[PDB]
RNA sequence: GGAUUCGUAUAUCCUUAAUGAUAUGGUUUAAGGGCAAUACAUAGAGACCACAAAUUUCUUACUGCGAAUUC
Numbered sequence: 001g002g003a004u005u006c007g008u009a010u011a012u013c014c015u016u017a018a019u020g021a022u023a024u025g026g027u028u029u030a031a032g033g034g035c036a037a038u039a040c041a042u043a044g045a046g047a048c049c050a051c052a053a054a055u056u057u058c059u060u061a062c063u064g065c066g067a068a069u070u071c
Stems, first nucleotide, its partner, number of pairs: 001071009010039001013033006025049002034040001043059005
Other pairs, nucleotide, nucleotide, family: 011034cWS012041cWH019027cWW021025cSS021054tWH022051tWS022052tHS022053tWH023050tWS023052tWH026054cWS036064tHS037063cWS042060cWW049053cWS050051cHS
């Protein structure tokens, strides 16, 4: 230095504006916060909404830092 395991920061998170669909859908973007930077992918299992504009629980990732193994 690498790898694995674990811990930690961040909670694949919160808010707002736009954007966009309707149970075979529930999308996408931007700004702000998450005060180091960097990242905030991809995909999956449920609840809810009988036509309306609105969601929600869990799993999965990247980076930095630290420790134990192992080379």
The PDB entry is titled "Crystal structure of 2'-dG-III riboswitch with guanosine". The RNA with a sequence from Bacillus sp. has 71 modelled nucleotides. The work is reported in "Crystal structures reveal the distinct features of the 2'-dG-III riboswitch in the purine riboswitch family" (Chen et al., Nucleic Acids Res., 2025).